[PDB]
Context: bound to proteins that are not shown
Order: sequence, then C1' cells, then structure tokens
RNA sequence: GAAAUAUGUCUGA
RNA sequence: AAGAGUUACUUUGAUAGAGUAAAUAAUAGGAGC
RNA sequence: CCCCCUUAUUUC
Repeated sequence: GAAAUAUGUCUGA
Repeated sequence: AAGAGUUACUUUGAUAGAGUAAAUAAUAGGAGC
Repeated sequence: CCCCCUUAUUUC
C1' cells in the first nucleotide's frame, strides 16, 4: 500500500 | 424465499406425524445506490 | 447485487 472471507442454533438463497 | 432446530401452554384415543403464542425477515456496525 | 470507512482474523 494492495487481497480476502466474515450466517449468534445450523443449513441457506 | 425456505428447511431443520429453540421457548411457553395445551392430561394428547393412537396423524401430538399437532395446535395457540414467543424468537427468527440487512449476511459483523452504519450509510448512497 | 455494486464499490465506502470501522470491527476479529489472515498473504508480502
């Protein structure tokens, strides 16, 4: 200085 | 969207395999679209 | 859905 996912029961369009 | 789960009350005639009522309808918090 | 800062992690 750039990249990521990010389900408070779990799985999920 | 939805499915399976959770909580309360039904003394349940064999489908309670259920009803009535809570909890869940911005995916960590907010904004524009 | 689309990129914006913050929040818990993690690659130089």